[PDB]
This is an experimental structure of RNA (P-site tRNA_Glu), with 76 nucleotides shown.
The entry has 49 different proteins, among them 50S ribosomal protein L17, 30S ribosomal protein S2 and 30S ribosomal protein S7.
Akiyama et al. published it in Nat.Struct.Mol.Biol. in 2024: "Structural insights into the decoding capability of isoleucine tRNAs with lysidine and agmatidine".
Released in 2024, the model rests on electron microscopy data to a resolution of 2.32 angstroms.
An Rfam search finds the family "tRNA" in it. About the family: Transfer RNA (tRNA) molecules are approximately 80 nucleotides in length. Their secondary structure includes four short double-helical elements and three loops (D, anti-codon, and T loops). It is annotated as a transfer RNA. Gene Ontology term of the family: triplet codon-amino acid adaptor activity.
The PDB entry is titled "E. coli 70S ribosome complexed with tRNA_Ile2 bearing L34 and t6A37 in classical state".
RNA sequence: GUCCCCUUCGUCUAGAGGCCCAGGACACCGCCCUUUCACGGCGGUAACAGGGGUUCGAAUCCCCUAGGGGACGCCA
Numbered sequence: 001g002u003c004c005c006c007u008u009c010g011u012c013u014a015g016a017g018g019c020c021c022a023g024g025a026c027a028c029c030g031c032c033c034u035u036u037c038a039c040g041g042c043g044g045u046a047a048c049a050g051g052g053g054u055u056c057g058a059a060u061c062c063c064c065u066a067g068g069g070g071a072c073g074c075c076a
Stems, first nucleotide, its partner, number of pairs: 001072007010026004018056001028044005049065005
Other pairs, nucleotide, nucleotide, family: 008014tWH008022tWS008047cSS009010cHS014022tWS015020tWS015048tWW017055tWS017057tWS020048tWS023047tWH027045cWW034036tHS054058tWH055057tHS
């Protein structure tokens, strides 16, 4: 140099054009148990890489810019 996949709470991750102002675990915060901490109980907060289209309708489909990842680059 070519082709494809991915970019979602603090972190690993789930995800249908109207059912998503998007679930789960851990973390974090409040209260509780404990002399205190850890374990444990009850609660709560917290994210769609960015611009352009398509639409009444976008995390969602298409495009580009930027980062991650994979396969190929042969006879020469």